An RNA structure (23S rRNA, nucleotides 13 to 562) from Pyrococcus furiosus, in which 527 nucleotides are resolved. Rfam match: Archaeal large subunit ribosomal RNA. Its family is annotated with ribosome and structural constituent of ribosome in the Gene Ontology. The family is grouped with related families in Rfam's "LSU clan". Among the 60 different proteins in the entry, which are not shown, are Large ribosomal subunit protein eL15, Large ribosomal subunit protein eL34 and Small ribosomal subunit protein eS17. Ions in the entry include zinc. The structure was determined by electron microscopy at 2.84 angstrom resolution and released in 2025. The sample was in a buffer at pH 7.5. Keywords: RNA modification, cryo-EM, ribosome. Lineage of the source: Archaea > Methanobacteriota > Thermococci > Thermococcales > Pyrococcus. Primary citation: Garcia-Campos et al., Cell (2025), "Pan-modification profiling facilitates a cross-evolutionary dissection of the thermoregulated ribosomal epitranscriptome".
Context: one part of a larger RNA, bound to proteins that are not shown
RNA sequence: CUAAGC
RNA sequence: GCC
RNA sequence: GGUGGAUGGCUCGGCUCGGGGCGC
RNA sequence: GACGAAGGGCGUGGCAAGCUGCGAUAAGCCC
RNA sequence: GGCGAGGCGCAGGCAGC
RNA sequence: GUCGAACCGGGGAUUCC
RNA sequence: GAAUGGGACCUCC
RNA sequence: GCGGCUUAUGC
RNA sequence: GCACUCCGGGGUUUAUCCC
RNA sequence: GGAGGGGGAACGCGGGGAAUUGAAACAUCUUAGUACC
RNA sequence: GCAGGAAAAGAAAGCAAAAGCGAUGC
RNA sequence: GUGAGUAGGGGCGAC
RNA sequence: GAAAACGGCAGAGGGCAAACUGAACCC
RNA sequence: GGGC
RNA sequence: GACGAGGUUCGGGGGAUGUGGGGUUGUAGGGCCCCCGUAUGAGACCCUCGCGGGUGAAGC
RNA sequence: GAAGUC
RNA sequence: GCUGGAACGCGGCGC
RNA sequence: GGAGAGGGUGAUAGCCC
RNA sequence: GUAGGCGUAAGCC
RNA sequence: GCAGGGUCUCGGGGGACCCUGAGUAC
RNA sequence: GUCGGUUGGAUAUC
RNA sequence: GGCGGGAAGCUGGGAGGCAUCGGCUCCCAACCCUAAAUACGUCC
RNA sequence: GAGAC
RNA sequence: GAUAGCGAACUAGUACCGUGAGGGAAAGCUGAAAAGCACCCCGGGAGGGGGGUGAAAAGAGCCUGAAACCGGGCGGC
Numbered sequence: 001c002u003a004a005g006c
Numbered sequence: 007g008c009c
Numbered sequence: 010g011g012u013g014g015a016u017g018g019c020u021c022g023g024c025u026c027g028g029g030g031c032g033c
Numbered sequence: 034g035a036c037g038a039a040g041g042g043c044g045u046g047g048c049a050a051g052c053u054g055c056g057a058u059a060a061g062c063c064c
Numbered sequence: 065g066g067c068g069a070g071g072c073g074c075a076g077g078c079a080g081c
Numbered sequence: 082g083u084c085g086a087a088c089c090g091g092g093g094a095u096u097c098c
Numbered sequence: 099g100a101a102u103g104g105g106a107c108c109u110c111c
Numbered sequence: 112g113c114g115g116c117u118u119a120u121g122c
Numbered sequence: 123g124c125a126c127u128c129c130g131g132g133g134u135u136u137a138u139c140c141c
Numbered sequence: 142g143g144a145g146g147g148g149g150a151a152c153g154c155g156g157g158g159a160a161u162u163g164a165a166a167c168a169u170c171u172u173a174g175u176a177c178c
Numbered sequence: 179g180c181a182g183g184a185a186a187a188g189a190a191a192g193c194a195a196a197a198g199c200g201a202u203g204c
Numbered sequence: 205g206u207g208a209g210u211a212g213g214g215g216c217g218a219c
Numbered sequence: 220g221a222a223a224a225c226g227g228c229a230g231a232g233g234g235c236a237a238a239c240u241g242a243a244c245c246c
Numbered sequence: 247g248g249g250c
Numbered sequence: 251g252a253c254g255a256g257g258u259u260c261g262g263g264g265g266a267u268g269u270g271g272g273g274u275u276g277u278a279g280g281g282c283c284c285c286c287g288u289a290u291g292a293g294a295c296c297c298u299c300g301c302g303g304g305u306g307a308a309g310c
Numbered sequence: 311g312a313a314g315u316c
Numbered sequence: 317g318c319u320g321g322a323a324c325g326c327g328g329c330g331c
Numbered sequence: 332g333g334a335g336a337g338g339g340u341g342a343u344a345g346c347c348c
Numbered sequence: 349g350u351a352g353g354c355g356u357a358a359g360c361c
Numbered sequence: 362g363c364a365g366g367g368u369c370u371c372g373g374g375g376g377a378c379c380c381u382g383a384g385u386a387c
Numbered sequence: 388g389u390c391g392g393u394u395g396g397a398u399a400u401c
Numbered sequence: 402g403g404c405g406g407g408a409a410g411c412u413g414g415g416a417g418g419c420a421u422c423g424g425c426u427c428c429c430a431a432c433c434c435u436a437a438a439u440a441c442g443u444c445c
Numbered sequence: 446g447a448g449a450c
Numbered sequence: 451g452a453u454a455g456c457g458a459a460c461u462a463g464u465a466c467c468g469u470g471a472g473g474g475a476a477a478g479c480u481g482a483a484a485a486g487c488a489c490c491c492c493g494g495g496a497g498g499g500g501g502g503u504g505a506a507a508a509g510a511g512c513c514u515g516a517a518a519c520c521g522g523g524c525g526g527c
């Protein structure tokens, strides 16, 4: 070094 | 949004 | 990339006809 | 079309179910 | 009688005729 | 199937209910 | 099957 | 089912 | 060969019976 | 001995024969001698 | 209800009025 | 083909 | 809600009943 | 329906 | 007769309640009767025992 | 039932 | 002779 | 070439059929 | 195949 | 179409007599 | 003559 | 087309858009057959 | 047999 | 010009619906040639991965392969 999400 |  | 079957191209099928043939 | 019509039922292919064609000579027989 | 070497329907198989 | 088929035009045969 | 010698609750008798 | 032919198959 | 409704004929059973 | 029956897409001949609809309603009328038989 | 490859009609007791035409059908 | 939406019919209305 | 007329297509005319004869006739 |  | 057109003979069914011939039309036509004139000629149609030709299936 | 499979 | 999997295409020569 | 209508043939062919 | 030609039993004329 | 064999048709003037479609036309 | 239907058919369609 | 009525018939009869009379014109019903030009397309 | 289907 | 054109381009007046009168669909396309994938590893099998064929997988679920929808990667939040 973001989960979901657009 | 593109592949 | 999957799902789906639009689009484009094709066509041994349709549809309409003056004239011609043939009609139990 | 009664010298038996159209229409239909059922059969018929080595493997054959549909369609098509044929009828116990049955996807056929003779000239 | 025509046609002239292939044939056994739609129907690209096996085996046969 | 070459003793001419398949196929095409004509004529016959079979033609269940 | 007009159905046709005679019958059709089974195109068979 | 009923009459004819048919030896009977069958007409 | 043998259905019904008829036409043209025949025989006779005069039943439309049979051909 | 000889006839008729049944079938045929449209066309034909002879008979029987409506209503929706139009009239801006509706009855003569029209639909119409049409659909159908 | 009744036929055919077509059916029906068809040869004037009709039309027309200075003249006339001359069966039927489309 | 045309005569012709003429002659003519019609609550002489729609037709 | 027509027909006649006019211009075209195609064009074709024949047979009985009766008078009269009387089986000379049809299948 | 037969015969020539 | 040619197997056909046509001609002819016999049996049967119809037919005098009329088969056949005739005849079919308008200032009329037809019948029947009378007279004149014709056929010795000119058509029309039917048949193929026969012959030639055209068209006419697959097709070349 | 004519004419290239240069 | 080229392009092409394959000439009916492109250029040349004929009928 | 009286044949350049149309179709098939592994592309669009008067002369491959 | 086309343009243009040829052949044909039965039947019909 | 040829050839052959058959069938049938074919003219005008006069009359004084006869006929010309029935429950039809209307 | 009359009645029903039909007709453009009207006192004059069939 | 139904109902009642219903002739002449050749010395005759019918039609000419109300009926009848006269003139004129046209025609001869109440019996039958008739190809081509026409309609359609289960098919080619 | 044909087609500004 | 395959949701068009006859309802039917195809085993269509077929399948199927209603006791019956009757009503009545959907569905075309591999490639020039099947040359339609020999052999190898794995899986119970369906299949998967190599390796072949083909100009091109166009691989039979086969011309082209859009939109809607879904999974992943990438850029921004």
Stems, first nucleotide, its partner, number of pairs: 005527002007524003010520002017513001018479002023450001024448003029445002031442002033148001041098002043056003047078002051074002062093003065089002071081002104111002112124002115122002126145004131141003152182001153180002156178002163170001167215001192199002203228002205225001213219001232434003235382001239271002243269001244264003247260004276411001278381004282376005291371002294368005300363002303361003309354002314329001315344001316328001317326002330346002338348002387406001388404003392401001413429005466473002486512001489500004
Other pairs, nucleotide, nucleotide, family: 012518tWW013517tHS014516tHS015515tHS016514cWW020451tHS020452tWH022455tSS023455tSS034100tWS035102cWH037100tHS037101tWS037102tWS038101tHH038147tWS039099tHS041109tSS044059tSS046049cHS046052tWH046073cWH049050cHS050075tWW053060cWH058061cSS065308tSS067087tHS068085tWS068086tHS069082tWS069085tHS070086tSS076481tWW134135tSS135137cHS149150cHS149182tWH151183cWW151441cSS152440cSS153185tSS158174tWS158176tHS159175tWH160173tHH162171cWW163218cSS164217cSS169217tWW170218tWS174175cHS182184cSS183440tWS184439tWH187202cSS188201cSS189435tWH190200tHS191386cHS191414tSS192427tHS194197tWS194426cWS195417tWS201437tWW202438tWW206224tWS207223tHS208222tHH209210cHS209220tWS210221tWH211220tHS214218tHS221395tHS229437cSS231435tWS231436tHS236274tWH236275cWH237273tHS237380cSS238272tHS238280tSS241269tHS242265tWS242268tHS244269cSS251255tHS252254tHS254297cSS275381tWS293369cWW298300cHS306358tHS307356tWS311334tWS311351tHS312334tWS312349cWH313345tSS319323tWH320342cWS321341tSS322341tSS323325tHS333351cSS334350cWS336349tHS340344tWH376377tHS381411tHS382431tHS383409tHH384385cHS384407tWS385408tWH385431cSS386407tHS393400cWW394396tHS396418cWS397418tHS399418cSS409430cWW442443cHS452459tWS454459tWH457462tSS458462tSS462476tHH463464cHS463474tWS464475tWH465474tHS468470tHS480484tWH481485tHS481506cWS483504cWS484507tWW485503cSS486509tSS486510tWS487501cWS488501tHS493495tHS493496tHS502509tWW503507tWH504506tHS504508tHS